Solved structure of RNA (initiator tRNA-Met) from Trypanosoma cruzi, 75 nucleotides shown. The depositors describe the entry as "43S preinitiation complex from Trypanosoma cruzi with the kDDX60 helicase". The reconstruction used 33,775 particles. It was solved by electron microscopy to 3.33 angstrom. Among the 50 different proteins in the entry, which are not shown, are Putative eukaryotic translation initiation factor 1A, 60S ribosomal protein L40 and Eukaryotic translation initiation factor 3 subunit E. Primary citation: Bochler et al., Cell Rep (2020), "Structural Differences in Translation Initiation between Pathogenic Trypanosomatids and Their Mammalian Hosts". Keywords: preinitiation, factors, kinetoplastid, helicase, TRANSLATION. The organism belongs to Schizotrypanum, within Eukaryota. Ions in the entry include zinc and magnesium. An Rfam search finds the family "tRNA" in it. A reference for the family is Hou (1993), "The tertiary structure of tRNA and the development of the genetic code", Trends Biochem Sci. Its Rfam clan is "tRNA clan". About the family: Transfer RNA (tRNA) molecules are approximately 80 nucleotides in length. Their secondary structure includes four short double-helical elements and three loops (D, anti-codon, and T loops). Further hydrogen bonds mediate the characteristic L-shaped molecular structure. tRNAs have two regions of fundamental functional importance: the anti-codon, which is responsible for specific mRNA codon recognition, and the 3' end, to which the tRNAs corresponding amino acid is attached (by aminoacyl-tRNA synthetases). tRNAs cope with the degeneracy of the genetic code in two manners: having more than one tRNA (with a specific anti-codon) for a particular amino acid; and 'wobble' base-pairing, i.e. permitting non-standard base-pairing at the 3rd anti-codon position. The family's RNA type in Rfam is transfer RNA.
Context: bound to proteins that are not shown
RNA sequence: AGCACCGUGGCGCAGUGGAAGCGCGAUGGGCUCAUAACCCAUAGGACGUUGGAUCGAAACCAACCGGUGCUACCA
Numbered sequence: 001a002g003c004a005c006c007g008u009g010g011c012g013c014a015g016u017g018g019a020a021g022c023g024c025g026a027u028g029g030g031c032u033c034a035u036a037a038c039c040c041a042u043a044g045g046a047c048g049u050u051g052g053a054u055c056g057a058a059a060c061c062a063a064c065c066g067g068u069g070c071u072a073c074c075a
Base pairs, nucleotide, nucleotide: 001071002070003069004068005067006066007065010024011023012022013021018055026042027041028040029039030038048064049063050062051061052060
Other pairs, nucleotide, nucleotide, family: 008014tWH008020tWS009010cHS009022tHH009044cWH010044cHS015047tWW017054tWS017056tWS019056tWS019058tHS019059tHS020045tHS021045tWH025043cWW031037tWW053057tWH057059tHS
């Protein structure tokens, strides 16, 4: 400096148009003589940001931003 991929709950992620979920967590209970192990109830989301396409989407298109990889090495 371009190319590629990715951005969703505290953290890691699932979700090809009828559109909020899972595993680890946090917090409070229950099982147990106690601890692991294992159940249950709670709270916690501008689905990166902006515009566009679409009856209608978080999913498609463009612009920008951020992260990571690869190639670049700049009178």